[PDB]
Context: one part of a larger RNA, bound to proteins that are not shown
Molecule: 28s rRNA, nucleotides 3865 to 5069
Organism: Oryctolagus cuniculus
RNA sequence: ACAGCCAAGGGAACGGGCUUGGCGGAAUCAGCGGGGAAAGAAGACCCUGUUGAGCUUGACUCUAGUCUGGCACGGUGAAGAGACA
RNA sequence: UGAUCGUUUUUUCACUGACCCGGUGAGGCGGGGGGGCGAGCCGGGCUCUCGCUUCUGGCGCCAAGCGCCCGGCCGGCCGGGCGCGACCCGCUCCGGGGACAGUGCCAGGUGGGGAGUUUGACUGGGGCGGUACACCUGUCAAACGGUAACGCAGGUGUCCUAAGGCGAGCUCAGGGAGGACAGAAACCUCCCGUGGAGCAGAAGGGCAAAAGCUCGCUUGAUCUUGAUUUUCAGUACGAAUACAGACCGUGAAAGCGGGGCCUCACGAUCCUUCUGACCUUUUGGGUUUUAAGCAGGAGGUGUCAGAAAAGUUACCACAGGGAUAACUGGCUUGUGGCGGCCAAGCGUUCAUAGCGACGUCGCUUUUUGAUCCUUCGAUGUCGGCUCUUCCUAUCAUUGUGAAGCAGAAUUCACCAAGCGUUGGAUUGUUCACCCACUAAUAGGGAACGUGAGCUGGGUUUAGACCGUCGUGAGACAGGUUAGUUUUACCCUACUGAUGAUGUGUUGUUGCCAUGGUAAUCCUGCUCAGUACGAGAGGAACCGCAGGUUCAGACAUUUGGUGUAUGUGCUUGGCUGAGGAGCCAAUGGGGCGAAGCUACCAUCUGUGGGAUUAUGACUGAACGCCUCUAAGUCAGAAUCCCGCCCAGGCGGAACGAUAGCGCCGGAGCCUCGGUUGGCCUCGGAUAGCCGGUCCCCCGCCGGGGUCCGGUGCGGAGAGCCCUUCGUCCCGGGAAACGGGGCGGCCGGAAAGGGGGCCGCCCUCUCGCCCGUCACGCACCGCACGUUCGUGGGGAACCUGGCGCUAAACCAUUCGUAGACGACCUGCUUCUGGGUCGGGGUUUCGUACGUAGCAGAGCAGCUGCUGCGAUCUAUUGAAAGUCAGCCCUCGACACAAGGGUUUGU
Numbered sequence: 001a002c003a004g005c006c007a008a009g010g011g012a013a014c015g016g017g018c019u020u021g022g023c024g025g026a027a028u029c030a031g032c033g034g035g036g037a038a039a040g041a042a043g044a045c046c047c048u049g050u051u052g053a054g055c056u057u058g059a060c061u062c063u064a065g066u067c068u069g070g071c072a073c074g075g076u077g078a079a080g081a082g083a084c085a
Numbered sequence: 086u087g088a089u090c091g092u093u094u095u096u097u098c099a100c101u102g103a104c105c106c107g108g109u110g111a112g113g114c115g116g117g118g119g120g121g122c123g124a125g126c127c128g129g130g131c132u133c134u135c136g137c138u139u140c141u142g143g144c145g146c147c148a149a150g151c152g153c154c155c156g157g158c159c160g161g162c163c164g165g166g167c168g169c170g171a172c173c174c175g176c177u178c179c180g181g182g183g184a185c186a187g188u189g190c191c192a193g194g195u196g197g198g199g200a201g202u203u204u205g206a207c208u209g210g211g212g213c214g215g216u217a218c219a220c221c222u223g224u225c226a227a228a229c230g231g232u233a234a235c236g237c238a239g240g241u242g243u244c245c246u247a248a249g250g251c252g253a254g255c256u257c258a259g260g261g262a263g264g265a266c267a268g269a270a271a272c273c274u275c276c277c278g279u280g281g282a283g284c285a286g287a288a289g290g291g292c293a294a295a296a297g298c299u300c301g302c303u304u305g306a307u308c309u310u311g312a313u314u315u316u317c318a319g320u321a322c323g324a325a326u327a328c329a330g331a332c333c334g335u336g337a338a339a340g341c342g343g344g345g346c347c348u349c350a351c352g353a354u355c356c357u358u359c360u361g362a363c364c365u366u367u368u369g370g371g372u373u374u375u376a377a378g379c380a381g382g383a384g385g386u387g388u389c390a391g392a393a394a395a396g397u398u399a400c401c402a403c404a405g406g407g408a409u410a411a412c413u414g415g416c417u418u419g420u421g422g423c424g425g426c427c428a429a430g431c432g433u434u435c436a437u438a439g440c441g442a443c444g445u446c447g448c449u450u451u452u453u454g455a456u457c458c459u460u461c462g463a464u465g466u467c468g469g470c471u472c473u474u475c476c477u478a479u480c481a482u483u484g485u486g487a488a489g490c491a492g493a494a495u496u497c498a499c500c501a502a503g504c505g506u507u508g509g510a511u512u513g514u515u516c517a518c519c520c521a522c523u524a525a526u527a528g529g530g531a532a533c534g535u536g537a538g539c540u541g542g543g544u545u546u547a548g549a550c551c552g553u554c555g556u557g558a559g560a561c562a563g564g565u566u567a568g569u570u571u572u573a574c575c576c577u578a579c580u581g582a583u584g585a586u587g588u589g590u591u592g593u594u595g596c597c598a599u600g601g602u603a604a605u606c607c608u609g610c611u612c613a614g615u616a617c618g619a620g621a622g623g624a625a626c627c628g629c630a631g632g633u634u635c636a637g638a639c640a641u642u643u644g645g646u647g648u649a650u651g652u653g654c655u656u657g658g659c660u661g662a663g664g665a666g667c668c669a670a671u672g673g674g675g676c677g678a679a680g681c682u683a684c685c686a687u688c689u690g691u692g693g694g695a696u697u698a699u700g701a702c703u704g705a706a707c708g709c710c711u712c713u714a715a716g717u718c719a720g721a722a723u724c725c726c727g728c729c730c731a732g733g734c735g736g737a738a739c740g741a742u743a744g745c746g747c748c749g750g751a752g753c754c755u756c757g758g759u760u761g762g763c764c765u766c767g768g769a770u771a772g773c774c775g776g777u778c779c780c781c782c783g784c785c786g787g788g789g790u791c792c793g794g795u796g797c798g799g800a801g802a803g804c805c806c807u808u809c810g811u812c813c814c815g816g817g818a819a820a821c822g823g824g825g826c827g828g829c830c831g832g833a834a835a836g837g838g839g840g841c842c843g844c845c846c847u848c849u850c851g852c853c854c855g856u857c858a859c860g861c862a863c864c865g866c867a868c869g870u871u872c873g874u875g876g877g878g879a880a881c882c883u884g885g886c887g888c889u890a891a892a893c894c895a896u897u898c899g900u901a902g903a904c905g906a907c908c909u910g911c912u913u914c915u916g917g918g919u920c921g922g923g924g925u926u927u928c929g930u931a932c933g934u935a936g937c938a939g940a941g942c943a944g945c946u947g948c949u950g951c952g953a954u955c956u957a958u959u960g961a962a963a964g965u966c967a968g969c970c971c972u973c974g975a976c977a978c979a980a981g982g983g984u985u986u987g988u
Base pairs, nucleotide, nucleotide: 002016005022006021007020008019009018027583028582029581030580031579034577035576036575038572039571046406047405048404049403051402052401053398054397055396056395059202060201061200062199063198065195066194067193068192069191070190071189072188073187075100076099077098078097079096080095081094082093083092084091104182105181106180107179108178114175115174116173117172120135121134123132125131126130127128150169151168152167153166154165156163157162158161159160205218206216207215214235219241220240221239222238223237224236242389243285244345245344249303250302251301252300253299254298255297257281259277260276261275262274263273264272283292284291288348289347290346305332307331308330309329312326313325314324315323320390333342334341335340356384357383358382359381360380361379364378365377366376414458415456419453421449422448423447424446425445426444430440431439467542468540469539470538472534473531474530475529476528477527480505482503484499485498486497487496488495507521508520509519511517548566550564551563552561553560554559589742590741591740592739593738594737596735599731600730601729604634606632607631608630609629610628617622635690636689637688638687643683644682645681646680651676652675654673655672656669657668658667659666660665692726693725694724699719700718701717702716744888745887746886747885748884750881753878754877755876756875761805762804763803773794774793775792776791780788781787782786783785809860810859811858814855815854816853823847824846826843827842828841829840830839890986891985892984893983894982896910899907915979916978918976919975920974921972922971923970924969926964927963933958934957935956936955938954941951942950943949944948945947
Other pairs, nucleotide, nucleotide, family: 001017cWW004036cWS010015tWH013414cSS013415cSS025734tHS026584tHS029903tWS032578cWW033034cHS033577cWW036537cWH043045tHS043411cWW045410cWW046210tSS047409cWS050392tWW056557cSS057059cWH060197tHH064196tHS075102tWS075184tHS086087cWH101184tWH103183tHS103185tWH104186tHS109111cWS119136cWH148171tHH149170tHS155164cWW196198cHS202394tWS203395cWH204396cWH207235cWH215217tHS222288tSS226233tHH227232tWW242387tWS244248tWS247304tWW247306tHH256295tWH257282cSS258278tHS268270cHS268271cWH282295tWW286350cWH291296tWS295297tHS305342cSS310328cWW311327cWW316321tHS329343tHH336338tHS336339tHS352386tHS352391tSS353386tWH354385tWH367375cWW386391cWS396558tSS398400cHS406409tWS407411cWH409461tHS410461tWH416455cWW418420tHS420452cWW428442tHS429441tHS431436tHS432438tHS435489tWW436441cWS465570tWS467513tSS471535cWW479481cHS480502tWH481504cWW481524cSS491617cSS491621tWW492616cWS492622tSS501722cWS505525tWS506526tSS506527cWH510518cWW512516tHS513542cSS523525tHS524606tHS535538cHS541570tWS547568tHS549565cWW555557tHS555558tHS573575cHS582905tHS595736cWH597732tWS597733tWW598732tHS602728cWS603635tWS605633cWW612626tHS613625tHH614615cHS614623tWS615624tWH616623tHS618620tHS618621tHS639686cWW640682tHS640683tHH642686cWS647678tHS649967cWS653674cWH683685tSS691727cSS691728cWS695723cWW696721tWH698720tHS703713tWH703715tWS704714tHS705711tWH706710tWH707709tHS713715cWH732733cSS744889cWW745987cSS751880cWW752879cWW757873tWW758872cWH759871cWW775799cWS778780cWH778788tWH778789tWS812857cWW813856cWW822848cWW822851cWS823848cWW872873cWS897909cWW898908cWW899901tHS901906cWS902905tWS917977cWW925965cWW928962cWW929960cSS929961tHS931961tHS932959cHH939953tHS940952tWS987988cHS
């Protein structure tokens, strides 16, 4: 998907359909919550991926900022300590 | 070697002009002059200083004054200008910093503030642990080789100038016997000594004038090109093997040696570093540095064929995975649970009343494990509630057997799951423990039954707090608190309700095949203070009165409900007031009919049969015995049935049957099957069948004797009927027969076309042998030959006999009801219907009127007014079947409508 009654068996180890049995009779109404391993959402738990993101730091590599040194802007003298002529 | 001069580095101090800061409407700055008050020196100069505002919440500007010029008109009038008043000169607006802040560009540090990224693999899920990730030895490994697992027992990332290479000389471990100190064990000597020692290390192999021990000399652990083996893809590395070419070592020499007796001990590309050549390039040519090449070593990747790399997520996401865990199901049963076999011992005696060690054999899947087969494009996780069913491994109840069973109580066991197994405190509990009752408070399964049934207390998101851990984000089978529980109208199953198929139609009364099933336990009295027992204590059967759980009903009574919206009462509001009423989502409250309804009232709850366990009878096996082998008895909460509930694609009897039913012709359509009938004893099987009756009983039947059959012959291996037809004549058989109308019987489990008595008639015909001819002799060829006027459906029909019904809708009823369905009524002058009247019953005494009743108050002189309430009329008034009971009063209505059904 088709569909829609059960027991056991085997089976992808719990069948509505398969095997052996039990059996089965139009169309329906009101309820019901056993079952359809009912419906909704490509499991949110777990694992995998040489897929990510948020966060942290003693991970790796960087970086804004900031501290310090040098050169330029960048002048005028007078003394001290010096290398010299 | 001193100083000087001029070149530069640096330290400090000072300057201003770059640059920076502040204020202002860039408003008086620096000097000089001039003037006043001080101080001191002979009216004088000098230094210094100052230049005008301080008792009060007033005003304050846009010049007075002086001086020098000029103009207009007629000394006067009118109208102007300049200067002092209010000093001069100056180059930064005034102050404060300042070659430092600062900016531009480089350099070092710090820098989870921010960015990018990583955070191995294997694995009886992953994590933690481990390395089975690169190697070596033994084994597994199944006698070539190869061969797995987080299989077993181990080792490795080294060590060695000798522990490598030669040659020579010796023999080890251990034991015995001896010798001063001396010994258990020092050193010396002899003998035995196949290795039992050693050879760097793990193990395996190998080795004795050596591969071991001791000496001598040495550097084959050197330089070089190929080939091959091991893992293997016949790739690499590592390791190893045979050579070949040098140069050496050693020994007398043959020879041996290019590392360790063999099996392990190790490492690509790129980059760097060293070594080597009279090496090549370094680019238009040349020289020299430098750099790059070529060849061989080293610096290392241990995840060892070799990325450069920390965590957390309970705030999480994506792709997938049942290749992989947690919950259920499956295999297994170690563990858990239950049960056997043996018999040391216990049980004062005594293995086995009851137990049972050391051993050993099973079952179960209500414990837990082990595994990972189904389910990750989802099968709703623990408990509790509710409810059903099932199992037995039996707590109680029924029936029994054994005790170390006197009685009572209590243990072991058997048939047995029919009926019971409770109310609570604490905990989310499952479990646990306790109180009480009890007869007993047994144990389990159903997807660890049961969340589109509930709940949500626990676990099990996101919020928070504590302890331990972590530097931190965060973690915790540690505690704590707060936290959305979705959908049924589908199919089935189930519970109820119509109906459907068949009987010709419709109805009434019925049967029961099948399903379901139901009762349960206890107390008191009596037996009886008896049996039993020394005593203490202490029963039982039959009866009697009750009760518990459960089931099925019911409403007289008690209780509940109550919107009869019955009847009072009463709050607020509303209709002018009284009376009568209404509104307030049922205004509230008291009593309350009917009806529903409660162990909260009341009533009822059953008998057989075959048997289990067991105990027995007779009675062999097995000359006795034996409950068993054949046969027989008693036997129960079990089992089946009765009672009770339902009533079949199951029947029956009976009623009534409208253009319909019975009896009395040709045909047509459709469905098929079939092709001679048996019309009957009951039975036994180690026995039967048929006669006879001489005999005996009974209403012809039974028995006895006797006679006959028995692989049945009175036989199912059987019997009956057997059909070509007609025509003449003969025999046999028949005559009493054949064929065709009225009467007598023969039948019920699902009713007999049979026998008999008469009839009016007819044939000598039917059967068997013969004579006689005849026939569509359709020319070799298939469904031929019947039961059969078969079942069923339509019509054409001539006749006879008869018959003129119901069901449903509509309406009404309420013993019924979701809707269907169901119980009822619908002209005998009778019927129901409405209204009225009685009965009953509920509430509680109506309105109006009267009162010298009325707490009192007002007015008029005792009367009149207001006044809640009270008394009488007044058990009054109001309601009363809509699902109450009788009426015979009044009134109207009721003989109607529609749709279908045939043997």